Context: one part of a larger RNA, bound to proteins that are not shown
RNA sequence: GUAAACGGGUGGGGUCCGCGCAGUCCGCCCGGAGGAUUCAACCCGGCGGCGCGGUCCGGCCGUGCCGGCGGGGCGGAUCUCCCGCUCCCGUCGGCGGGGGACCGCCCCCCGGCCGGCGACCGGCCGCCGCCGGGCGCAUUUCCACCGCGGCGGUGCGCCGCGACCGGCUCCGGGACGGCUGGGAAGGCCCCGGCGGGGAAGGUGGCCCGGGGGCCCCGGGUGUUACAGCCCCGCCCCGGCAGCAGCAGCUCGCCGAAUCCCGGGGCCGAGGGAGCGAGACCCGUGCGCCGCGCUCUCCCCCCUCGGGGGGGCCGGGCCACCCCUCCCACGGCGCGACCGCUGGGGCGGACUGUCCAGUGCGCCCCGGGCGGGUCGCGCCGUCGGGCCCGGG
RNA sequence: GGGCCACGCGUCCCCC
RNA sequence: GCGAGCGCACGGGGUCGGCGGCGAUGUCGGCUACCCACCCG
Numbered sequence: 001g002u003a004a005a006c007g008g009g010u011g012g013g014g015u016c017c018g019c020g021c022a023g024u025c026c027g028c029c030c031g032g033a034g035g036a037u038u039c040a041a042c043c044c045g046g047c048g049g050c051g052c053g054g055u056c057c058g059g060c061c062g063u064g065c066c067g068g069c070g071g072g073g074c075g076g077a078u079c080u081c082c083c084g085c086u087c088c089c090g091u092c093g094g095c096g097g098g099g100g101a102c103c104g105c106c107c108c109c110c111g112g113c114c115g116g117c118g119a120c121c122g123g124c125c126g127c128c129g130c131c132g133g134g135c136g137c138a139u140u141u142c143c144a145c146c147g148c149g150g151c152g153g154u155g156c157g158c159c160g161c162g163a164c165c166g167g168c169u170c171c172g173g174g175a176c177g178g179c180u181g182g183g184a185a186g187g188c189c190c191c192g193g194c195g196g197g198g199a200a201g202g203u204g205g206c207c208c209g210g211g212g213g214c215c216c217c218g219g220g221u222g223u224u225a226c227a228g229c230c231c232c233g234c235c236c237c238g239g240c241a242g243c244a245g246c247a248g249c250u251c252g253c254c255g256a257a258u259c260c261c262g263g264g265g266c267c268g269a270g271g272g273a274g275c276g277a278g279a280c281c282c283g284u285g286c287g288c289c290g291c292g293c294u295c296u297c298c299c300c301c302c303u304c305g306g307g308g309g310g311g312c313c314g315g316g317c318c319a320c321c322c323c324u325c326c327c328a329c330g331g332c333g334c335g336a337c338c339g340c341u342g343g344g345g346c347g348g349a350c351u352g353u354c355c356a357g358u359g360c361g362c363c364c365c366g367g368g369c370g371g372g373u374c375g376c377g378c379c380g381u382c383g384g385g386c387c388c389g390g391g
Numbered sequence: 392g393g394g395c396c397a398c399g400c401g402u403c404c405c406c407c
Numbered sequence: 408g409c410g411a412g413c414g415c416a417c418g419g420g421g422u423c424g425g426c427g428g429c430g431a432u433g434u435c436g437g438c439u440a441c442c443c444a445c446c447c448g
Stems, first nucleotide, its partner, number of pairs: 006448008016437003020434002025153005030147003034143003042134010053124001056123003059117002062114001064113005070108007078101002081098006157429005162423003165268011176255004183251002187240003192235007205221008274284002294412001296410001298311007315395001317393002321391003325385003328381011340368002342365006349358004
Other pairs, nucleotide, nucleotide, family: 014440cWW021430tSS023430tWH024154cWW033144cWW038138tHS038140cWW039140cSS040136tHS041135cWW061115cWS087092cWW088091cWW156158cWH177257cSS180244tWH183245tWH186241cWH199228cWW200223tWH200224cWW200227tWW202203cHS202222tWS203225cWH204222tHS224227cHH242245cHS244252tHS254257tWS269420tHS278281cWS287419tHS289418cWS292414cWH295411cWW297312cWW313398cWW314397cWH316394cWW324388cWW339370cWS348359cWH393394cHS416418cHS
C1' cells in the first nucleotide's frame, strides 16, 4: 500500500457561531425602606351600551295586508269615437294610422291593522360602563428598590447523580394445591412376621487345579449356609414415615386445583378530568371509576397528649355426631314386558336309487344368555338441590 | 373453629 | 330513593414540595456541515 467515490454509526481535529462563561422571566402574597399627575364615595359635563319605556314621543319603512271619485308609467294574440288611401254610387264597404274602455304589473299620493330599524334612527326617560374636571390629602391607592422571602407557571449555562410511581419486558427465589393404576417405584419395622417355591450374573460349604504365606485366583458342584436375588399365600392394600419428596434430578401433567417477594433493561405519550356552595354561595385546583381506613358509640390492653392492637350483638352457614327427601351418574341383584335363539303335540308340504330326512302354520314347554324399556332393593359420590330437611 | 358483597322496621305474606 | 366529614391508595399515561460538580483566555455547547480514521454495508 487493496483505484477513487458512496450509505449507517461513532470518534479525533479544524473553521466559525453562541456577537457564551456564576445563568431565566412573569402573576400574586409577606416583610423592610422610601416617593407621589393618590384611592374609594359623592358633584358637574361629555360619550357609549341596553331597554320586555312591562304598552314614551317623532321618524323612515315593509321584496306586508285592507279601504280609495285617488295621480301616472309599462305590457296585453281582451274589446271598441277620429282620420289617410282605395272599390261603387255624392253614397257605401275594405286596408292602414289613432282615442277610449278593460285586464296584469309597477311608481307616487291619502286613511286602518300588524311590523322592522341586527345589511335600515333621532329626541326624552331609566339602568349600566367609560372619559375629563372638581372634592376627597391618606391605616386608602399607586410608583420603583431591597430580601438571595412564600406560593404558582415556565425554565436550569453546561456536565451529572438519586428517589418513588406507572407501562412493557427478560429473569431469580419462596411457598400452596389437584390428578393418575385415586401414581409407579423405594424407605423403616429381624428378609417386618409366619409359610411355600425358583433360580443364577451361585454366597457359604465341599471337590479339583495353580500362585503366594493359612490367603488369593480359576474351574466343578448345588439352592442359604458364614452373602443375596426373584416370586407367591396369609398377615387391615401386614404396620409406619412420606408422597409426583431439600435424599435441592428415580420417572409426569397441571393450577378458579396459585399465591408471595425480589433483580436487570427500555419507556413517561397526554395536559381545563374538576370537586362543593349554590341562587341564603362565589370557595378551592388530590378529580372519575375501582379498593380500603377512621370519626360522628362505648370500653379494655401495649408503646413514648403522639403512636400500636382487641373489641362491642344478633342471623344464617360450614366443620363435629346422628338421622332424612328428590335428582344425577356408576355397579350389583331381582322382577315384568319387549326381545337373540332345543324338546313335545297337531296339521300340511316336500326330498332321498336304505325306511330315513327338510321347511312351513297353530299350540305347549325349556335352556344358553344378549340387549333395550320399565320398577324395585342394596352399595359408591371432598356429587346436585341459594352446598335439601330435622335433632 | 372460621368466613357471609347478611345486618331498620311496622307489617300483608310465599314458605315453615 | 339525597347522612356527614377526614384520610390512604397496585385506582382515566411522571413526578420530586430531591441533590452534586464546573465556568473569562482557556474552557463550555454547536445535530448538520469541512478534513481525517475506524467497524458494518
Source information
Solved structure of RNA (28S rRNA, nucleotides 431 to 1311) from Oryctolagus cuniculus, 448 nucleotides shown. Primary citation: Lewis et al., Elife (2024), "Structural analysis of the dynamic ribosome-translocon complex". It comes from the structure "Structure of the rabbit 80S ribosome stalled on a 2-TMD rhodopsin intermediate in complex with Sec61-RAMP4". The structure was determined by electron microscopy at 2.69 A resolution and released in 2024. Among the 47 different proteins in the entry, which are not shown, are Nascent chain, Large ribosomal subunit protein eL30 and 60S ribosomal protein L29. The sample was in a buffer at pH 7.5. The source organism's lineage runs through Eukaryota, Euteleostomi, Tetrapoda, Glires and Oryctolagus.